Solved structure of RNA, 22 nucleotides shown. The depositors describe the entry as "Solution Structure of Conserved AGNN Tetraloops: Insights into Rnt1p RNA processing". The entry is an ensemble of 20 models. It was solved by solution NMR.
């Protein structure tokens, strides 16, 4: 950097902070 998950601001739409995958 990505992706998946939990949790934070949100409750979709996305934004951040851990944790696991790549």
């Nucleotide at each position: 950097g990505g992706c998946g998950u939990g949790u934070u601001c949100a409750g979709a739409a996305g934004a951040a902070c851990g944790c696991g995958c790549c």